[PDB]
Context: bound to proteins that are not shown
RNA sequence: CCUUCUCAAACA
RNA sequence: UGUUUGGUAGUGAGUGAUACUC
RNA sequence: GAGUUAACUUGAAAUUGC
RNA sequence: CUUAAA
Numbered sequence: 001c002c003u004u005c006u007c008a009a010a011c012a
Numbered sequence: 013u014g015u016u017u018g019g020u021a022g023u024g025a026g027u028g029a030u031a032c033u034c
Numbered sequence: 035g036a037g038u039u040a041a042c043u044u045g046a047a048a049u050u051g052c
Numbered sequence: 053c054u055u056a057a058a
Stems, first nucleotide, its partner, number of pairs: 008017001010015003023047001024044004031038003
Other pairs, nucleotide, nucleotide, family: 007018cWH009016cWW021022cHS028040tWS030031cHS034035cWW044047cHS
């Protein structure tokens, strides 16, 4: 003795 | 459901050959 | 002394690059 | 940050 950017806009 | 774009900086130590730009 | 370049090892390994 | 405080 904790726990890691788990997405956005453009057009069709 | 398709096309384009932006978004990602890592445990440490060691071996190695081979080419490129300052 | 700077930025790049096929790939291989390891129990989360470890004795000192002014 | 101190009620994840005695």